[PDB]
Context: bound to proteins that are not shown
RNA sequence: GGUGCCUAAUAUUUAGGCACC
Numbered sequence: 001g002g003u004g005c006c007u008a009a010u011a012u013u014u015a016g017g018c019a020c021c
Stems, first nucleotide, its partner, number of pairs: 001021009
């Protein structure tokens, strides 16, 4: 780089964490 999950918000969306590849 990428995926998966968790936490949070008034989200046609954000922000943070962990795990794994």
The RNA with a sequence from Mus musculus has 21 modelled nucleotides. Crystals were grown from: 250 mM ammonium sulphate and 30% (v/w) PEG 4000. The entry also contains Roquin-1, not shown here. Method: X-ray crystallography, resolution 2.4 angstroms. The entry became public in 2020. Keywords: roquin, ROQ domain, RNA binding, CDE2, RNA BINDING PROTEIN. The work is reported in "Structural basis for the recognition of transiently structured AU-rich elements by Roquin" (Binas et al., Nucleic Acids Res., 2020). The entry also models chloride and magnesium ions. Entry title: X-ray structure of Roquin ROQ domain in complex with a UCP3 CDE2 SL RNA motif.